[PDB]
Context: one part of a larger RNA, bound to proteins that are not shown
C1' cells in the first nucleotide's frame, strides 16, 4: 500500500554507511557555443597521453529537459563577434523590462528610459493572524473550487497544461478498531524480586548530610530565628543551578 | 547553545600584491 | 615638492 | 580602511530570574460627566495619596 | 545572575 | 512556547450563605459592596503548533493569580534557533532576511534531602570471668 | 699638601640570549605511508546470480521469493551490535546485484554534486621532521620569620595590553629651678 | 660534628598535571533462544529444524579461512593427527 | 566369399608442493557456545526407510516488552488515524 | 554527655561566594636556569684588590 | 554528635562516722 | 552562747 | 609599471 483530490518533482534511477532517501542530483530531448585534424578541450616532464587509432549526423563546453500549446519588448550596460579602428551584430549570451497627473477611465498632459513586465498562472513552497463566494462539518486559522479584491509572479537563469508515478507534504470518505471517555483479565519474557554461579560504571575537597521563615556573590543540608527522636530496605524523581557530551 | 582575540581555516571578486597561462613581443636556430 | 584631516603621523 | 561562512575550528568569557517602579493593578478619595428629578442605588473619566508588580517599557 |  | 501527568497556595472568589445591608428593593430574574469556625462543587468538541481567543453542543456554576509565565534526571516534540534543499526579496558575489517552507539521533542502573510503602525484641548470632 | 678610576667575586634577570618560570591550540611547511575501508558502472588480463505467477507479453512493465536494500514504530542508546534486533521497507531483465587482481594521492584524487568520500573528527587524510611552532586570553608555580608597603589616577596609542609619569621612609614623639 | 663551598638547577594540599597503587558508588548493574531420565525384572521422554550414504566403471559438484577450530582421562596440559598406488589379496593368522 | 577398412595396441610405479574431502560465515569485526534456529538451492521426501540441535534453582507484588480476548460507544485521541485494526472463523 | 562558641581550602574578583574553575586519597616526577657576556641610571642592588693609574687576549 | 565534626572550659575525697556536739 | 520539753531539735518575722 | 583567465598570500 483502498475510493475521490491538491502541491513539488515528469517518470525508472542516485543519494550523505553511523541524526538529512527529499521538492535536492541525474535523466530521455530541444537549444546555444567552440573545433578542418598534429582539431578544440583535458592531463600540465610535453616532438608525450587521453580525445581517437574517431573526422562536423564527429568531439568538447554551458543551460534548459521526457508529451501538447506557447516562449512577449529591450543591444542603453557588460561580455563576445566584426573591422586597421569604425559601422554593425549577438540576448535559448550575462542581464533589464517606469513616475507624477486630468477625463472606473476608453481617451489626453508631462518627465524619464534601451524597453517600460506582454501572454499565462494567481491569497501561490512567492503574499498572509483566519481576503470574497461556494462544497464537505453541529461548529472549517484546514482542504478543493472561485473571484482577480490585496500583495504580486511571469515566460528554455522557461510560462500554462494531459496521463501515469513517489518508503515525499497535505484534504476527504470507508473499515474493523483500546487512539480515546477508561481501563481490565489470562499467558510468556534478553521484564522484574530471592537464591547459586559472579561481579563493573559514570561520580567522589571533607562530612556525624532535618522542616518552616528569613538573609546572603540576590532561590541555602551548614548563616539569624523558630521547630524537630533515627537506620537500613523497596519505590518515585521535588531539590542537591544533580552528572556527562 | 551564545559572544569575543592584537587567533586559525575555507569561499567570493570592480579589495591589494605575487605567480602560472594566453596575448603582446623578444631571442637564436638562420645561410639564401 | 610630498601622503599622513583616523591630523603623536 | 575589500567582503562571506547556517560547513566552520581553537583559546577565553556567558544572558528566564534578583532588583526598580514609568505606564500600569488594588483601595478608597477630589473634581467633572451620566443616572426624569439626584455628587455618593449604579456607571464613565481626571488629579493627588498609600500599597503592590499581572502585562507593556 | 543559567543550562 | 504549547500540551500531558501530578498538583500546592492566596483572594466572600464563578454556583451555593448572611431571615430583614443599600437598591432607581412589588414579586421573579438582578445590581453594588461588606463578612466566615473557609463547608460541597463548576461537562465536551470543529479549524488551529499554539496561550489568550472565535465558532458548535451540554449546562445555566465568566473565576482570577502565583508556585523559576509549578512540573521535560516524569512524558511528547507540533511551533521554534545548526549541517541539506526550495520560493520571494537584497548584493557583483560568496551569501543573507527578528520573510515563508520541507527533512532532521530529546542521554543518565538514584549517593544525599523530600515523600509513599516498610520494621519481633530485654533475649532467642558471637562476646561480656567477679570478689581478693 | 684638592683627579677616582680600573678589574674581579657574589646577586638578579631589570626591552641580554639560535632556550629565557613550566604545561598547553586550532593550525602552517617539508619528506614519506595509505585506493585491502571508501568514490570512480570492475577500463574482460579475469568473473558469476536472479525459484515463480497474472491472456502483463521484446518492457529502464506489475505481485512477489533468493539477492541488493531498510519507511515508521519499540527497545537498545555505560548495546547481544559503534549502528542492531521484529514486521506488509524500496528494487527485484536491469542506470540490476556479485567477484580476482589492478588504476587515480593530499598545493591532490573520485564525486548522478550532499563539502559525499579517500582505513569512521575530511571546507582539504595520516605518520615523521635538533622544521627541536608561537600566544596582549587563560591553569599551576613547592620553607618559614621579619621590615616596609600600593593602585584601580594622568598623557598618548585601536588596546584593563605596551611606554613614561604619579605613587615610600620624609622626619622625629622623652627634661630639672626634685 | 663544626667551617667554607656546591651549576642541587635543592623545599609541592592544587596545573580536568604525569606515571601508578588503592578506596566510594556496591557486594549494586551484568546471567543469550527448551528442556528430562539413565530405572527393585522387557521397551520407544518431549521439543526446534529437516540433503543424515560414506564404492557400485565417475576422488564421491567448488573457492576461501582456521600460520593446523570437533583427536585424547569430566585437561584452557603432555602426546598424536591432511599418505592421489589408500597399502588389511586380513576369505589371512588363530 | 555383400561390415564404409578385415588398419596389432592394455596401466613405463611416476619429481616437488597442497589437502582433515561433513554441518557451519568458515572472512573483515568481536559479549567468538565454531556446529542448532533465523533464506534460496542441493535427493521424483507419506521431513527424504529413527538425521542434526536443546544453556543453575525458585517465586500469583506492581511497572515494562509482547501475545490473546475485550461489553456498549466508534477517532470523541493526537500536531497528525502515530500506533493499532482488516486481510481466519457453519461446512 | 551537658554549656558556650565557629559560613573547609585555593585562584581570579569591587565582592570573606561549594548555584564560578581544580581536586576520592596517597607515593614518586613535576615549573625564575645560566652573564668565561651586563649592571646600579632620584622605587632602592653588595664586596675585595691596586690606585693616576688599572686589567692582560690568543699562545 | 544539634556541630567543615573542631575550640574554651568541664565533676572538688572523708560524717557513708557517732561510746556524737 | 542561750533554750529545750531531748528532735545532736531551736533563736528572723503583726497589718 | 601593458591586457584577460586561473591560482597563491595579505
Nucleotide at each position: 500500500a483502498g475510493g475521490a483530490g491538491a502541491g513539488c518533482g515528469u517518470c525508472u534511477g542516485u543519494u550523505g554507511u553511523a541524526c538529512a532517501u527529499c521538492a535536492a542530483c541525474a535523466c530521455u530531448a530541444g537549444a546555444u557555443a567552440c573545433u578542418g585534424c598534429u582539431a578544440a578541450u583535458a592531463c600540465c616532464a610535453c616532438u608525450g597521453u587521453g580525445g581517437a587509432g574517431g573526422u562536423a549526423u564527429a568531439g568538447u563546453a554551458u543551460a534548459u529537459a521526457a508529451u501538447c500549446c506557447c516562449u512577449g519588448c529591450c543591444c542603453g550596460g557588460u561580455g563576445c563577434a566584426g573591422u586597421a579602428a569604425c559601422a554593425u551584430g549577438u540576448a535559448a549570451a550575462c542581464g533589464g523590462c517606469g513616475g507624477c497627473u486630468g477625463u472606473u477611465g476608453a481617451c489626453g498632459g508631462u518627465c524619464c528610459a534601451a524597453a517600460g513586465g506582454u501572454a499565462g498562472g494567481a491569497a501561490a513552497a512567492u503574499c498572509c493572524u483566519u481576503g470574497u463566494c461556494g462544497g464537505g462539518u453541529a461548529a472549517u486559522u484546514a482542504u478543493c473550487g472561485u473571484c482577480g479584491u490585496g500583495c504580486g509572479u511571469g515566460a528554455a537563469a522557461g510560462u500554462u497544461g494531459g496521463u501515469c508515478c513517489g518508503a515525499c507534504u497535505c484534504u476527504u470518505c470507508a473499515c474493523a478498531u483500546g487512539u480515546c471517555g477508561u481501563u481490565u483479565a489470562u499467558c510468556u519474557a534478553a521484564a522484574a524480586c530471592u537464591u547459586u554461579u559472579u561481579g563493573a560504571a559514570a561520580u567522589a575537597g571533607a562530612a556525624u548530610u532535618a522542616u518552616c521563615u528569613u538573609u546572603g556573590a540576590a532561590u541555602a543540608u551548614g548563616a539569624g530565628g523558630a521547630u524537630c527522636g533515627a537506620g537500613a530496605u523497596g519505590g518515585c524523581c521535588c531539590g542537591a543551578c544533580g552528572g556527562u557530551u | 547553545c551564545c559572544c569575543u582575540g592584537a587567533g586559525c581555516a575555507c569561499c567570493u571578486u570592480u579589495a591589494c600584491a605575487u605567480c602560472c597561462c594566453u596575448u603582446a613581443a623578444a631571442u637564436c636556430a638562420u645561410a639564401a | 615638492a610630498u601622503a599622513u584631516a583616523a591630523c603623536g603621523g | 580602511a575589500a567582503g562571506g561562512u547556517a560547513c566552520g575550528c581553537c583559546g577565553g568569557g556567558g544572558a528566564a530570574g534578583g532588583u526598580c517602579a514609568g505606564a500600569u493593578a488594588a483601595u478608597a478619595u477630589u473634581g467633572g460627566g451620566a443616572g426624569u428629578u439626584c455628587u455618593a442605588a449604579u456607571c464613565c473619566u481626571c488629579g493627588g495619596a498609600u500599597u503592590g508588580u499581572a502585562u507593556c517599557a | 545572575c543559567u543550562c | 512556547c504549547g500540551g500531558c501527568u501530578c498538583a500546592u497556595u492566596a483572594c466572600u472568589c464563578c454556583c451555593u450563605u448572611g431571615u430583614u445591608a443599600u437598591u432607581g428593593a412589588a414579586c421573579a430574574a438582578g445590581a453594588u459592596u461588606c463578612a466566615g469556625u473557609u463547608a460541597g462543587g463548576a461537562a465536551c468538541g470543529a479549524u488551529a503548533g499554539u496561550u489568550c481567543a472565535c465558532c458548535g453542543u451540554c449546562a445555566g456554576a465568566u473565576g482570577u493569580a502565583a508556585u523559576a509565565c509549578g512540573u521535560g534526571a516524569g512524558c511528547u516534540g507540533g511551533g521554534u534557533u545548526a549541517a541539506g534543499a526550495a520560493c520571494g526579496u537584497c548584493u557583483g558575489g560568496a551569501g543573507a532576511c527578528a520573510g515563508u517552507u520541507u527533512g532532521u539521533u530529546c542521554c543518565c542502573u538514584a549517593u544525599c534531602u523530600a515523600c509513599c510503602a516498610u520494621u519481633u525484641a530485654a533475649a532467642a548470632a558471637a562476646a561480656a570471668a567477679a570478689a581478693a | 699638601g684638592u683627579u677616582g678610576g680600573u678589574a674581579u667575586g657574589a646577586u638578579c634577570u631589570c626591552a641580554a640570549a639560535g632556550u629565557a618560570c613550566c604545561a598547553g591550540a586550532a593550525g602552517c611547511c617539508a619528506u614519506g605511508u595509505g585506493a585491502u575501508c571508501u568514490a570512480u558502472a570492475u577500463a574482460g588480463u579475469a568473473u558469476a546470480a536472479c525459484g515463480g505467477g497474472a491472456c502483463a507479453u521484446u518492457a529502464g512493465a506489475c505481485c512477489g521469493a533468493a539477492c541488493c536494500u531498510g519507511c515508521g514504530a519499540u527497545a537498545g542508546a555505560u548495546a547481544a551490535a559503534u549502528a542492531u534486533a521484529u514486521c506488509u521497507u524500496g528494487g527485484a531483465u536491469g542506470a540490476u546485484u556479485g567477484u580476482a587482481u589492478a588504476u587515480u594521492a593530499g598545493c591532490g584524487g573520485c564525486u548522478a554534486a550532499a563539502u559525499g568520500u579517500c582505513a569512521a573528527u575530511c571546507a582539504a587524510a595520516c605518520a615523521u621532521g635538533c622544521g627541536a611552532a608561537u600566544u596582549u586570553u587563560a591553569g599551576g608555580u613547592u620553607u618559614u620569620c621579619c621590615a616596609u608597603g600600593a593602585a584601580a589616577u594622568c598623557u598618548a596609542u585601536u588596546u584593563g595590553g605596551a611606554a613614561g609619569a604619579a605613587g615610600a621612609g620624609g622626619c622625629u614623639u622623652g627634661a630639672u629651678a626634685g | 660534628c663544626c667551617u667554607u663551598u656546591u651549576a642541587a638547577u635543592u623545599g609541592a594540599u592544587u596545573a580536568u598535571g604525569c606515571u601508578g597503587a588503592c578506596u566510594u558508588u556496591a557486594g549494586u548493574c551484568c546471567c543469550g533462544a527448551u528442556a528430562a531420565a539413565c530405572u527393585a525384572c522387557a521397551g520407544u521422554u518431549c521439543u526446534g529444524c529437516u540433503u543424515a550414504a560414506a564404492c557400485u566403471g565417475a576422488g564421491g559438484a567448488g573457492u576461501c579461512a582456521a600460520g593446523u577450530a570437533g583427536g585424547u582421562a569430566c585437561a584452557a596440559a603432555c602426546c598424536g593427527u591432511a599418505c592421489a598406488a589408500g597399502g588389511a589379496u586380513u576369505a589371512a593368522u588363530u | 566369399u555383400c561390415c564404409u577398412a578385415u588398419u596389432u595396441c592394455c596401466u613405463a610405479g611416476u619429481a616437488c608442493c597442497a589437502u582433515u574431502a561433513g554441518u557451519g560465515a568458515a572472512c573483515u569485526c568481536a559479549u567468538u557456545u565454531g556446529g542448532u534456529c533465523u533464506g534460496a538451492u542441493c535427493c521424483u521426501a507419506a521431513g527424504u526407510a529413527c538425521g542434526c540441535a536443546g544453556u543453575g534453582a525458585g517465586c500469583u507484588a506492581a511497572a515494562u516488552a509482547g501475545a490473546u480476548a475485550c461489553a456498549a460507544g466508534g477517532a470523541a485521541c493526537u500536531u497528525g488515524a502515530c500506533a493499532a485494526g482488516c486481510a481466519u472463523u457453519a461446512c | 554527655u551537658u554549656g558556650a562558641u565557629a559560613u573547609a581550602a585555593u585562584u581570579a574578583u569591587c565582592g570573606u561566594a561549594c548555584a564560578a574553575g581544580c581536586a576520592c586519597u596517597c607515593a614518586g616526577c613535576u615549573a625564575g636556569u645560566u652573564a668565561u657576556u651586563g649592571a646600579g641610571a632620584g622605587a632602592c642592588a653588595c664586596u675585595c684588590a691596586c690606585g693616576a693609574g688599572c686589567c692582560c687576549a690568543a699562545a | 554528635a544539634c556541630a567543615c565534626a573542631g575550640u574554651c572550659g568541664g565533676u572538688a575525697c572523708g560524717a557513708a562516722g557517732u561510746c556524737g556536739a | 552562747c542561750a533554750a529545750g520539753g531531748u528532735a545532736g531539735u531551736u533563736g528572723a518575722u503583726g497589718g | 609599471a601593458a591586457a584577460g583567465g586561473g591560482a597563491u598570500g595579505u
This is an experimental structure of RNA (LSU-23, nucleotides 1 to 284; LSU-28, nucleotides 1 to 218; LSU-12, nucleotides 1 to 178; LSU-18, nucleotides 1 to 94; LSU-22, nucleotides 1 to 91; LSU-10, nucleotides 1 to 59; LSU-9, nucleotides 1 to 38; LSU-24, nucleotides 1 to 10) from Toxoplasma gondii, with 946 nucleotides shown.
It was solved by cryo-EM to 2.2 A.
The depositors describe the entry as "Cryo-EM structure of the large subunit of the mitochondrial ribosome from Toxoplasma gondii".
Keywords: Toxoplasma gondii, parasite, mitochondrial ribosome, LSU, large subunit, RIBOSOME.
Among the 75 different proteins in the entry, which are not shown, are mL148, Large ribosomal subunit protein mL43 and Putative ribosomal protein L20.
Lineage of the source: Eukaryota > Sar > Conoidasida > Eucoccidiorida > Toxoplasma.
Rfam match: Bacterial large subunit ribosomal RNA. A reference for the family is Cannone et al. (2002), "The comparative RNA web (CRW) site: an online database of comparative sequence and structure information for ribosomal, intron, and other RNAs", BMC Bioinformatics.